The RNA (crRNA; Self RNA target) from Candidatus Scalindua brodae has 66 modelled nucleotides. Lineage of the source: Bacteria > Candidatus Brocadiia > Candidatus Brocadiales > Candidatus Scalinduaceae > Candidatus Scalindua. The sample was in a buffer at pH 8. It comes from the structure "CryoEM structure of type III-E CRISPR Craspase gRAMP-crRNA complex bound to self RNA target". The entry is indexed under Nuclease, STRUCTURAL PROTEIN-RNA COMPLEX, RNA BINDING PROTEIN. Ions in the entry include zinc and magnesium. The entry also contains RAMP superfamily protein, not shown here.

Context: bound to proteins that are not shown
RNA sequence: GACUUAAUGUCACGGUACCCAAUUUUCUGCCCCGGACUCCA
RNA sequence: UGGAGUCCGGGGCAGAAAAUUGGGU
Numbered sequence: 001g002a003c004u005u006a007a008u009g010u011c012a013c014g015g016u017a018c019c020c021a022a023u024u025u026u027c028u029g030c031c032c033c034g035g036a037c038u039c040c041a
Numbered sequence: 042u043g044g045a046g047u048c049c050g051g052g053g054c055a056g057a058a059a060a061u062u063g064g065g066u
Stems, first nucleotide, its partner, number of pairs: 017066005024059004029054013
C1' cells in the first nucleotide's frame, strides 16, 4: 500500500462534569489505696 | 490437727464512638 477518508457542503471552539450539603457531634487534663505470693506452726 | 502471714510501694489514660458520600441533570 492497507489498517483508515471520500470530495461541489463538518457552526461540535454547538455544550462549564454543572447544582445541593458547616470535618462536625459528645467528653472537667483529671485524679489515693492498694500491688505482689505464699509459709509450715 | 489447721494455722493466716511477709511487704511498703505505685502512675493511669493519652483518643473513643459515629458519619467516609448521597441525591439530581